[PDB]
Context: one part of a larger RNA, bound to proteins that are not shown
């Protein structure tokens, strides 16, 4: 999607009108009700994915912008203070031989004087109080060189200078005040254009303020204020928690290889030696001896399986050892390698055998890391050491090749960037029953009822009653496991209302045992016809007090029913409160508010039709196969205070009677409504006007009262002598079994359960029935 659209089983992607069986259904209208057609509506809005989108946060990354300082431009007088250059002005020295505080280097034979010295009077500074510079007066004809000592020379003299120190000279800041010339801002202030500009603004001249701000532009800080972006996967649903590569065991099923949030552990290295060789012994743990000495410590004899150890896990190795110790060394070397093993690639592991050049051994050989598997990462980059390699005209050279090697707990460990976290309940899009809540299957761990064995307990007495420790089942309805079908949607808890249907049974019909005197029971066997209350509190089925009652069950119907109903909780936006988070925001925590849509196509149901079928065609009156509704239940008297008991109390064998809740009915009586109807009234309009009516007030205004129709809270009646068959259970003759046993032969009693009877339909019972009557043979 065509639909010629049945009910129960059963199956099947595990809740089918389309498949199996078996039952029931004449076509086919119409009104009526919704349980299905996983019914209709939006490619679900819950959950989960996506290397989807957006919002919003922040002490995530990374950057802008606002600020705020530094430098440099717009930028200028001055005239000082002091930083770091300058360049002219002066003092600066006890190696010792010594005229005596030897300044090094050079010109180096005459300087220094009346521009007035050597002497001695005194004044300052410096000080190693030895003396040094040094201004006044006095004085008035010298103080000097190889004159010799000393690495080095005359205080005669000279250009400085270095030993280091001062100040006016100059660069550039730094400071600090400063003033005017540009800068920023003011002015009712000034004048005007043919008119004002107390319409902004142009000259001007003011006052403030001042090279500072303010712009441009480099720095360096800095507001999620704003941008652009990430935030892993596994994950027996996600999150949360754990894991992420390597090794060794064992699942790994006698080759490899092997999976799981399957079960033990380890690693992210140590060693110049635990490395190489040539040598030589080779442990332990028992026992016996010697003081403490202890259980265990150094020393000598017996068993011995390599049960010791091998740096550090474990498995495999090794006791001519790879266990211990010595000798001497650097092979843990360069060039390399047939050939294998393992193999998605990258990776990885052994390797004979040659060349150099060594170690070690007498030789022979052994040695290019360690007893073996773990000690570790690819690429780009970029570093540092050595190049008989290129170096964009040619020589360079910057750089880069290239060789050896560094450099990442890239650990998420085949590593997405050099560098990145949350959070949406305001959400949103593509998907998904590949993965979730609901419900349906599967599965019973649990959960509910059972049965077995039973220690005991029960005054003794396992089994009247309760059953300890332990085992065997059904059962699907709790909490779960799984995710098999529904995500282009299968609408969730409690209630209303209506069912129906299981029992293992609460109450009521009968029974057995009872630790049953009776009257209560206590248990267990048949029993699903019946019934299974009203309320307080909660959103919330034994969760629970009150009065009752016979009792007031348990359960299944997608935790029965939302195309039947309410929305009180939950899973919407809004708010708050405790807490969690720095935050946004969030709690299977709480608290107030929060529009659950439908005019049935079909199957199914309730009623009623009509065509046709019934063989001629009709009208009544029926029998009924089958199918439905009802056969419920409590309290009182009578038996009787009797049986029964010490006595309390106090009989179910059967009979009256009132009730209950239901069902079928009906108006006589009591009422309900009765918009035919009659009165009373209120405002108001309209009949001309007073009376008297009439409209009118979601349907008649509001109210009394009512016949008759419906109705009940009112009336009348039912739930039966009932008969057969039976389950549980009592029996009754009786052997299999020369006893017995309710049974195996045959038979009695007996239950609200079974079937008839009761009350209603009904011959579409197609198996379609019956019989008294019409109805016509002309064609």
């Nucleotide at each position: 999607g065509a639909c010629a659209u049945g009910u129960c089983u059963g199956u099947g992607a595990a809740g089918a009108u389309g498949c199996g069986g078996a039952c029931u259904a004449c076509c086919u209208g119409c009104a009526c009700c919704u349980g299905g057609a996983c019914a209709g509506a939006a490619a679900g809005a819950c959950c989960c994915u996506a290397u989807g989108a957006a919002g919003c946060u922040u002490u995530a990354c990374u950057g802008u912008u606002c600020c705020c300082u530094g430098g440099g431009a717009u930028u200028g007088g001055c005239u000082u203070u002091g930083g770091g250059c300058u360049u002219u002005u002066c003092c600066u020295g006890c190696g010792c031989a010594g005229c005596u505080u030897a300044g090094g280097u050079g010109g180096a034979a005459g300087g220094c004087g009346a521009a007035g010295a050597a002497g001695g009077c005194c004044c300052c500074c410096u000080u190693c109080c030895g003396g040094g510079g040094g201004g006044g007066c006095c004085c008035g004809a010298g103080c000097c060189a190889u004159c010799a000592g000393u690495g080095a020379g005359a205080u005669a003299c000279c250009a400085c200078u270095c030993u280091g120190g001062a100040a006016g000279a100059g660069c550039u800041a730094g400071a600090a005040u400063u003033c005017u010339a540009a800068c920023c801002u003011u002015g009712u202030g000034u004048c005007a254009g043919g008119a004002c500009c107390u319409a902004c603004g142009g000259g001007c001249c003011a006052a403030g303020g001042g090279a500072c701000a303010u712009u441009c532009u480099c720095a360096g800080g800095u507001a999620g204020a704003c941008a652009g972006u990430u935030u892993c996967u596994a994950u027996g649903g996600g999150g949360c928690g754990u894991a992420g590569g390597c090794c060794u065991c064992c699942c790994a099923a006698a080759a490899g290889g092997u999976a799981a949030c399957g079960g033990a552990g380890g690693c992210g290295u140590g060693c110049a030696a635990a490395g190489g060789u040539u040598u030589c012994c080779u442990c332990g743990g028992g026992c016996c001896g010697g003081a403490c000495g202890g259980a265990g410590a150094u020393u000598g004899g017996c068993c011995c399986u390599c049960g010791a150890g091998u740096g550090c896990a474990a498995a495999g190795g090794c006791a001519g050892a790879a266990g211990g110790g010595a000798g001497c060394u650097u092979g843990a070397c360069u060039g390399c390698a047939a050939g294998a093993c393992c193999c998605a690639c990258c990776c990885g592991u052994c390797g004979a055998g040659c060349a150099g050049g060594g170690a070690c051994g007498a030789a022979a050989g052994u040695c290019g890391g360690c007893c073996u598997u773990a000690g570790u990462g690819a690429u780009c980059c970029g570093a540092c050491g050595g190049u008989g390699c290129c170096g964009a005209g040619u020589g360079g050279a910057a750089g880069g090749g290239c060789c050896g090697u560094c450099g990442c707990u890239c650990a998420a460990c085949g590593g997405a960037u050099a560098a990145a976290a949350g959070u949406u309940a305001c959400u949103c899009u593509a998907g998904g029953g590949a993965u979730a809540a609901c419900a349906g299957g599967c599965u019973g761990a649990u959960c509910u009822u059972c049965c077995c064995c039973a220690a005991g307990a029960g005054u003794u007495c396992a089994c009247a009653u309760c059953g300890a420790c332990g085992g065997g089942a059904a059962g699907g309805u709790u909490u779960g496991g799984c995710a098999c079908c529904u995500c282009g949607a299968u609408g969730u808890c409690g209630g209303c209302u209506c069912u129906u249907c299981g029992c293992c049974a609460c109450c009521u019909g009968g029974g057995g045992c009872u630790g049953u005197a009776g009257u209560a029971u206590g248990u267990u066997c048949c029993a699903a016809g019946g019934g299974u209350u009203g309320g307080g509190c909660u959103g919330u089925u034994c969760g629970c007090c009150c009065a009752u009652u016979a009792a007031a069950g348990c359960g299944g119907u997608a935790c029965g029913u939302g195309a039947g109903c309410u929305g009180g909780g939950u899973u919407c936006a809004g708010a708050a409160c405790g807490u969690c988070g720095u935050g946004a925001g969030a709690c299977a925590g709480u608290u107030c508010g929060g529009u659950c849509c439908a005019u049935a196509u079909c199957c199914g149901g309730u009623g009623u039709g009509g065509g046709c079928g019934u063989u001629a065609g009709a009208g009544c009156a029926u029998u009924g196969a089958g199918a439905g509704g009802a056969c419920c239940u409590u309290u009182c008297c009578c038996u009787a205070g009797u049986a029964c008991g010490a006595g309390a109390g106090g009989a179910c064998c059967g009979g009256g009677a009132a009730g209950g809740a239901c069902g079928c009915a009906c108006c006589u009586c009591u009422g309900g409504u009765g918009u035919a109807c009659c009165a009373g009234u209120u405002a108001u309009c309209g009949u001309g006007c007073c009376c008297a009516c009439g409209g009118u007030a979601a349907a008649c205004g509001c109210u009394g009262g009512g016949u008759a129709g419906c109705c009940a809270a009112g009336u009348g009646c039912g739930g039966a002598g009932c008969g057969g068959a039976u389950a549980a259970c009592u029996g009754c003759u009786g052997a299999a079994a020369g006893c017995a046993u309710c049974u195996a032969a045959g038979u009695a009693g007996u239950a609200a359960g079974c079937c008839c009877a009761c009350c209603c339909c009904a011959a579409g019972a197609u198996g379609a029935g019956u019989g008294c009557u019409c109805u016509c043979c002309u064609a």